Notes
The RNA from Homo sapiens has 49 modelled nucleotides. Protein in the same entry: Piwi. Entry title: Cryo-EM Structure of EfPiwi-piRNA-target (25-nt, comma). The reconstruction used 67,583 particles. Li et al. published it in Nature in 2025: "Structural insights into RNA cleavage by PIWI Argonaute". Released in 2024, the model rests on cryo-electron microscopy data to a resolution of 3.8 angstroms.
Context: bound to proteins that are not shown
RNA sequence: UUACCAUCAACAUGGAAACUUGGCU
RNA sequence: AGCCAAGUUUCCAUGUUGAUGGUA
Numbered sequence: 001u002u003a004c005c006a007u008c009a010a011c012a013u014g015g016a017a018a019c020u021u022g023g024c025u
Numbered sequence: 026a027g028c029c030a031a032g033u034u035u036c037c038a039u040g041u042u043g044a045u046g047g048u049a
Base pairs, nucleotide, nucleotide: 002049003048004047005046006045007044008043009042011040012039013038015036016035017034018033019032020031021030022029023028
Other pairs, nucleotide, nucleotide, family: 014037cWS024027tWS025026tWW
C1' cells in the first nucleotide's frame, strides 16, 4: 500500500447464563 | 447450598487479519 468502503470467514478483549470437576466452610 | 476457583460449552458486542464484491 490510491483512498473510501458494503458484506463474509477466522481471531484477542469484554461479558451473559448453562454444565463438569469440584473445592469449600 | 452459597461463594470460590480450574474451567469448558455455546452465543455474545467491541476491536482486529484475510478474502467476496466493488465507487472511481